[PDB]
Context: one part of a larger RNA, bound to proteins that are not shown
RNA sequence: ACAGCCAAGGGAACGGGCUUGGCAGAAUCAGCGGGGAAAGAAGACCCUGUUGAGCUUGACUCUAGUUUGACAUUGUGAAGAGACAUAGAGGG
RNA sequence: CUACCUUUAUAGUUUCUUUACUUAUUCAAUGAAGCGGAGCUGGAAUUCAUUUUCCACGUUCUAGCAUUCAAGGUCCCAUUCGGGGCUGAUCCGGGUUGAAGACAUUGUCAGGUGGGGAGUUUGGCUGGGGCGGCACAUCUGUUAAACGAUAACGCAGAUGUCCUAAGGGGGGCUCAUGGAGAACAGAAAUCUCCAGUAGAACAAAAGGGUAAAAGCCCCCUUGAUUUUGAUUUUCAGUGUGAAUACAAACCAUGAAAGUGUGGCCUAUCGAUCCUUUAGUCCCUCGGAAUUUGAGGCUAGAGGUGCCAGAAAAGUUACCACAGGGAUAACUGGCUUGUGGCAGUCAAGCGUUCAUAGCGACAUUGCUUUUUGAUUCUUCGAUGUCGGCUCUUCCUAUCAUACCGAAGCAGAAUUCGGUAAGCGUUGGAUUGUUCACCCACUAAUAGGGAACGUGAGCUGGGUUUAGACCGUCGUGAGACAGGUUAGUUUUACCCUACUGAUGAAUGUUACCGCAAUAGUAAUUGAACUUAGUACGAGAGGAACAGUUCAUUCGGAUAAUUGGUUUUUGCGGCUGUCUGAUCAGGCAUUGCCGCGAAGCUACCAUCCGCUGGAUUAUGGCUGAACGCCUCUAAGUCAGAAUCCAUGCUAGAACGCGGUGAUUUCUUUGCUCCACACAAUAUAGAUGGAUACGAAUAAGGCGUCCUUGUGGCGUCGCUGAACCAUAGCAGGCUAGCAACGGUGCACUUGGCGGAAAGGCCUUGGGUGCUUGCUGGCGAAUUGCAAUGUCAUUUUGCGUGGGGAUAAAUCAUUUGUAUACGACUUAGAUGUACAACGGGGUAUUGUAAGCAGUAGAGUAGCCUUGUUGUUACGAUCUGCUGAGAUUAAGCCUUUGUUGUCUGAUUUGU
Numbered sequence: 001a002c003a004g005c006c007a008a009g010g011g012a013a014c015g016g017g018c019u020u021g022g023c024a025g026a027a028u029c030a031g032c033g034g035g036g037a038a039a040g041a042a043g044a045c046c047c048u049g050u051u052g053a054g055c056u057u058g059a060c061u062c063u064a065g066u067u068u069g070a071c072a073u074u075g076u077g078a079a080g081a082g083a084c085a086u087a088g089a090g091g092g
Numbered sequence: 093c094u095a096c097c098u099u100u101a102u103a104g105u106u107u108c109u110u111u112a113c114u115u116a117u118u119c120a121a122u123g124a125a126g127c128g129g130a131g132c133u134g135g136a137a138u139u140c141a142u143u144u145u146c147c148a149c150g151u152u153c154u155a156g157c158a159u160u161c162a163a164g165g166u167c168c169c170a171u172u173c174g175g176g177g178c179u180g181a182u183c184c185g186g187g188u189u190g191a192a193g194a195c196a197u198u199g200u201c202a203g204g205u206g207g208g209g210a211g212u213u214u215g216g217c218u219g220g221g222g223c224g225g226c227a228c229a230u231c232u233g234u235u236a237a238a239c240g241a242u243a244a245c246g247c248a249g250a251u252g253u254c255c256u257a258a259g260g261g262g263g264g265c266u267c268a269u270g271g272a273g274a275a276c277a278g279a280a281a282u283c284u285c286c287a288g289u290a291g292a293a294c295a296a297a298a299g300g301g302u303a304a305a306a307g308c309c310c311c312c313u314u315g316a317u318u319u320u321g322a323u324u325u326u327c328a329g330u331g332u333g334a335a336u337a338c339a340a341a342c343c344a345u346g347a348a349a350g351u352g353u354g355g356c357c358u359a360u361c362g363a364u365c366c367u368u369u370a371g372u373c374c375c376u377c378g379g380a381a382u383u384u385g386a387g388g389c390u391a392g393a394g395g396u397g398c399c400a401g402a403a404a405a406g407u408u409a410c411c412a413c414a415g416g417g418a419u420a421a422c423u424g425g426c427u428u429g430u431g432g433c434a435g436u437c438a439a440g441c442g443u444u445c446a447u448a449g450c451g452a453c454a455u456u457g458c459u460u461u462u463u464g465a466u467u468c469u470u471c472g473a474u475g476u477c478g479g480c481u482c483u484u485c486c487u488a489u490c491a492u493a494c495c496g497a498a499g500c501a502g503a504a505u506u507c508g509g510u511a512a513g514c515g516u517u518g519g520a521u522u523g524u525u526c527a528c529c530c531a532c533u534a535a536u537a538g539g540g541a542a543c544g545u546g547a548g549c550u551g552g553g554u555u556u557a558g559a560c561c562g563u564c565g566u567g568a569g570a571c572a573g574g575u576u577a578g579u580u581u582u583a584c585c586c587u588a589c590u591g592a593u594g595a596a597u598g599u600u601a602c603c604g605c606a607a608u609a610g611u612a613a614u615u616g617a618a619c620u621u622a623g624u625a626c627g628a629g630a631g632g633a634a635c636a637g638u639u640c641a642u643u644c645g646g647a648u649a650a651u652u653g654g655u656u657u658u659u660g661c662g663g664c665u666g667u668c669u670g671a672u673c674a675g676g677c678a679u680u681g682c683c684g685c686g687a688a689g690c691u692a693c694c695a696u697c698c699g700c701u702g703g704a705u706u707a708u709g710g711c712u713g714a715a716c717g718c719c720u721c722u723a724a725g726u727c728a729g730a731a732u733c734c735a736u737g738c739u740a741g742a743a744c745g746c747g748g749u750g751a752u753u754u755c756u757u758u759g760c761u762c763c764a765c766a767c768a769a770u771a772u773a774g775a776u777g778g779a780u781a782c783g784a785a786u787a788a789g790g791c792g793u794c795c796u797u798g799u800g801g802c803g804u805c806g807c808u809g810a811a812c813c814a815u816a817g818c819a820g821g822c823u824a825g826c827a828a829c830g831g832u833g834c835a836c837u838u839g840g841c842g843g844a845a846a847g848g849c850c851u852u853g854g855g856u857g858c859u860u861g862c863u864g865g866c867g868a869a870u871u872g873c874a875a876u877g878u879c880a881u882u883u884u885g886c887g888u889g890g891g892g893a894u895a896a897a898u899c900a901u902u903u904g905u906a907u908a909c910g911a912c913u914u915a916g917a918u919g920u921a922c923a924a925c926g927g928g929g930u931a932u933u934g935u936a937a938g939c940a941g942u943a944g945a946g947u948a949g950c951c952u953u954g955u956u957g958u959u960a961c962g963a964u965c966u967g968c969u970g971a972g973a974u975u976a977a978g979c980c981u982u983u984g985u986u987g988u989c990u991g992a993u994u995u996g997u
C1' cells in the first nucleotide's frame, strides 16, 4: 500500500496476509478504549560526518584600539656634555 | 726617532641634554571692548643734584535709578527751525584676548600589548561512545590447523638504543659446573689436576646458530671505504627500511689459501618543498664581458613515531543540519556466568541412630520475576520509573479441603503429596520498585501477560530550557551528587469487547426443546461435644449438632437513611408590580419539612444436591508355592472434574399448535395431465433389516428346556435374489391355480427423525414354466446416442377455505434510537375533566375580637369613654393549598372509536 477473526509455528528472533489448525451467514446502531508495534514530526537522547553554529581560554593565525620609538610637520637662538683634528705636559 | 693613558686652549665638523624666542601648529573665550608701551595726576619715596624708582591713576550701610552721537566748555557756519568739529573720555602701535609652543597634534613605518573582536582547528582503532590502552611503524615465539599466507583490545615478551670495538683479519686456548688437593685462606681470594656435547659466553627481547669457533686472551688494522647497477623480504611485485651475490677500483689481515662493502642471523627507522654541507670547479643569469651573488647537476644531513610523512585547545543542560538501527540508553530474541529453584551421593549433626529433620567434600540439572554478556529488530520516533484502576494466566501452595511421615501423648509445630477451586488486607516513612515497623487476619505466597496496563489516569521521581549549593575546572562549563520550579494532544475509522436492531428459510401468531458457551459461593468464631479424650502434672483437642459472622454474588425498596425542579407546602432577605391580596427577578435566590422515583453491608431477602475421581488408605490375589492395594479385577475417598441447578439460546439447530385474504379488478391452496423453463457434488438390476460373544458363535434336530445332548457351517458378498422378449413388439396353444406389477379394499403394527412394515378380498394386465408363428434391416464400421429426479411457471377441470401483520395513534411493567410491553370499531371500552380516598405541608384569604409592648388626639372629661397608629396573638381553621405527571378508585359531565402500507405453501 491492500485491507481488516483467532491460536501455535517459523520468519528481520512479538503476523491481518505465510504454514498447520480453530472456524466462518447479509446489512447494521449506541458505546468502548485491548490491538491495528494507531496518528501527530526525515528522534530533540546516543553515535558517525574530515557538516555547522553559540560561548570560553596562556589553543593556531590575525586584528580595531591603545602605547613606545624614529622620520616629516619643524623654524630662530644660546650654553653645557660626548665623538673626531692641531697645539702643552706626567708616566711610555 | 713617538704610538698608548690621563689630560688644558683652540679655530672647524658633529651628536645628544637644558634653556630661550614666536611666526608654524595646538587649546580656550568673546556680539573679537578696553591689550602693550609711554605719559599726566595723587601716595610712598631717598634724593646726595635732579630725580631713582615703586604703588594706586572716580563705584561697598540700603532688593531704588543709571539708555536718546552726553550735559557743560570752546571754535566754526550763517541764524531759524538750528548743524558740525575738538574737549569732556591723555598719546602711540591697528598684535581681539589669554594659554602653550617648535614640544603636543597630525601623517608614514617600527616594536609592545590587545578573546575587546575576527577566522580556523581541536586525530584514528575501539564487542556503542567517552575514560583506559596502542593491537597506528616494527621484531621473537605461539595462536597457525607439518609449503607459503592467515584475524581478534589473543597469549608471553621486545624496539626508537649500544659499540673504534662489542666491526674486520689472523694466531693461540676452551667454557658452565662438579670432584679431589695446597700457609695465613673460611662457602666464595690465588694455584694444581681429573671429568665435563656446551648444561657457558656471543650488548640487549626471544628463537635459531656456533667448540683447534661465531666464545676467552693477544697482534695488526679501518672493507663501518668509492662507483653506480641487479636480486630477496614486506609487496601493487611501488616506495622506504633491512639483507643477499656480483662487477670495476682502493685497502686491511694473514705464510697462504682465503676472509672482509659494519655488528653471527632474524628488529633497531623516514618522501615532496625548503635549508644546509660535500663533489664536478662543471652549466645558466638569455644585448656582450670580468668579479661578487644567485640559481642548477650528483651524494648526504636538518623530519615528519597518526612512522607512504596536515601547521592546530575546550565547551554546549541554548543548540543545529545530513544521516545511522553499520552504533548505545527499553521490551523482545539466543545464552544463563551471576541470581533463584530443585536433585544424586552420604563424612557427620541429631542422648543412642547417616537419611524424623538437617546435611559438609563433590556432582547432575531446571527456570528466565535478578543482574550481566550480545547487538538480531526498531533512530523519516514501538510514549521508559512508580502508583492508581481492571482482567486473566502460571505454580515453584501462605491459608482453606483431603491425606501420608515425625525426634506426632495432647496442644502447637515440622516434612511431604494431590491440588491454583477459593482467598491473600488496613496503615506510619519513602517518588520509589525494594525495604522497615504498627495492627488485623484463616492467610497476609510468589510470579507473568511488550520488566501487562499514559488516545485509561496521575506526573511525586528520572531526563530539555530557569535557579541554589558542594566538589572539580583559569574559564565557558561538568557531576547515577544534593535542592526547588517546570503545557501529558487526537478516535467519529477497522477489529475486538459490551449491550441493541435486522433481510431471507409460504405468511403471521402462540407455546416450547436445548446443541454450544458460561457458571460461584467463600472463610471464621461462639455454644455444646468437654475441662472430656490425652497427659505425672502443666496444659488440653476432635467428629456430629446449633447459633451467628467474614469476603463474594444476585435481586429488592416494606422499613431506616440519603437524594429533591413534586420548584409540593410553609418561612426569610433585597428589589419591582401605588398599598392590600397575589406574584415577577436574584443564571434552581436561601432555609425547614418533603411524597414519588432512584438508591446504601448506611437498608432487607436469597445463594441447590448427585455421580465419577486425585492423593491416600484398603479387599481379593498372582507374579515370586510365602508375602504383597496391582499385574487382571475391585471398595471408599478432596475446596478437584462432570452433571443437577442457574444465565443466554444456534440470528443458516428443531418441534407442536392457531388462523391463513376474492371483487389490491377473479385472487389462494390441493389433486389430475398439457406444455415450457430450471438445474443436478452426479441412478443406469436390488441400501438384501436379529441380538450378543470373538480363549466363541450361527443353523437344524431331540429332550428331562438347560450356561443341555447330537449333527452340520464358516476359512468372506467370488454370496443371495433378480435377470431371455422392438429400451423389450403383435399373436396361437400346452401345463399349473402358482409368481409378479397397477389401482382399489379389510384389519393391524410402528413416534428416536414414526411418513414405513405386514395383511385380507376380489378386479385387471403380464408371465421366459413349455411349445410355436409374424416383425425388426437404412442409426449405413463407433459416436451417452438421449429413457432419471429437483424445483418453478403458464394452462385447462375437480374439489376445498373466506386472514393477518406493519406504519400511524396510545401505554410505561420498557426505552439512546430500534426494540419491548399495553390499549383502540359502540362497551365491568378509552380518554380528558370533576368527585372521593390516600399522602405532603402546617392552620389559608377575609372578617371579628374587652388580646396586644405602648403611643398620639378628642371631648360629655371620664368613673373599660371613644377615634387613630400598631410587630404580633386569638377564633371561624389539623384549616387552606397541592395530590400524578410512572398513587388508588369512580353509578358523575364531556367526548372518541374504519386513516395509510404490505404480505400467499
Base pairs, nucleotide, nucleotide: 002016005022006021007020008019009018027593028592029591030590031589034587035586036585038582039581046416047415048414049413051412052411053408054407055406056405059212060211061210062209063208065205066204067203068202069201070200071199072198075113076112077111078110079109080108081107082106083105084104085102086101087100088099090097091096118191119190120189121188127185128184129183130182133148134147135146136145164179165178166177167176168175169174215228216226217225224245229251230250231249232248233247234246252399253295254355255354259313260312261311262310263309264308265307267291269287270286271285272284273283274282293302294301296360298358299357300356317341318340319339321338322336323335324334325333330400343352344351345350366394367393368392369391370390371389374388375387376386377385424468427464429463431459432458433457434456435455436454440450441449477552478550479549480548482544483541484540485539486538487537490515492513493510494509495508496507497506498505517531518530519529521527558576559575560574561573562571563570564569598752599751600750601749602748603747604746605745608740609739610738611737613643615641616640617639618638619637626631644699645698646697647696648695652692653691654690655689660685661684662683663682664681665678666677667676668675669674701735702734703733704732708728709727710726711725760892761891762890763889764888765887767885768884769883771881772880777813778812780811789805790804791803792802793801794800795798821866822865823864824863825862826861830859831858832857833856834855836853839850840849841848895995896994897993898992899991901915904912919989921988922987923986924985925984926982927981928980929979931974932973933972938968939967940966941965943964946961947960948959949958950957951954
Other pairs, nucleotide, nucleotide, family: 001017cWW004036cWS010015tWH013425cSS025744tHS026594tHS029908tWS032588cWW033034cHS033583tWS033587cWS036547cWH043421cWW045420cWW046220tSS047419cWS050402tWW056567cSS057059cWH060207tWH064206tHS073197cWW075194tWH089098cWW090098cWW091092cWS114194tWH116193tHS116195tWH122124cWS125126cHS132149tHS138143cWW139142tWS162181tHH163180tHS169171tWW206208cHS207210cHH212404tWS213405cWH214406cWH225227tHS232298tSS235244tHS236243tHH237242tWW250359tWS252397tWS254258tWS257259cHS257314tWW257316tHH261345tSS266305tWH267292cSS268288tHS278280tWS278281cWH290303tWS292305tWW301306tWS302305cSS305307tHS315342cWH315352cSS318353cWH321337cWW326332cWH340353tWH346348tHS362396tHS362401tSS363396tWH364395tWH376378tWS396401cWS406568tSS408410cHS416471tWS419471tHS420471tWH422470tHS423469cWH425466cWW426465cWW428430tHS430462cWW438451tWS438452tHS439451tHS441446tHS442448tHS445499tWW446451cWS459488tWS470474cWS475580tWS477523tSS481545cWW487512tHS489491cHS489511tWS490512tWH491514cWW491534cSS493730cSS501626cSS501630tWW502625cWS502631tSS511731tWS515535tSS516537cWH520528cWW522526tHS523552cSS532536tWW533535tHS534615tHS545548cHS551580tWS557578tHS565567tHS565568tHS583585cHS592909tWS592910tHS595743tHH606741tSS606742tHS607741tHS612644tWS614642cWW620636tWS621635tHS622634tHH623624cHS623632tWS624633tWH625632tHS627629tHS627630tHS649691tHS649692tHH656686tWS656687tWH658686tWS660932tSS688976tWS692694cSS700736cWW705730tWH707729tHS712722tWH712724tWS713723tHS714720tWH715719tWH716718cHS722724cWH754894cWW755758cWW759893cWW760996cSS766886cWW770882cWW784789cWS785788cSS788806cWW795796tSS816860tWS817860tWS835854cWW837852cWW838851cWW900916cWW902914cWW903913cWW904906tHS906911cWS907910tWS917918cWS930975cWW934970cSS934971tHS935969tSS936971tHS937969tHH942956tWW944963tWS945962tWS975979cHS996997cHS
This is an experimental structure of RNA (25S rRNA, nucleotides 2361 to 3396) from Saccharomyces cerevisiae, with 997 nucleotides shown.
The 2020 paper behind the entry is "Molecular mechanism of translational stalling by inhibitory codon combinations and poly(A) tracts".
It comes from the structure "Structure of yeast 80S ribosome stalled on the CGA-CCG inhibitory codon combination".
The entry is indexed under stalling dicodon codon pair, TRANSLATION.
The sample was in a buffer at pH 7.2.
Rfam match: Eukaryotic large subunit ribosomal RNA. Gene Ontology terms of the family: ribosome and structural constituent of ribosome. Rfam 15.1 lists 107,465 matches to the family in 2,616 species.
It was solved by electron microscopy to 2.6 angstrom.
The entry has 75 different proteins, among them 60S ribosomal protein L36-A, 40S ribosomal protein S22-A and Rps5p.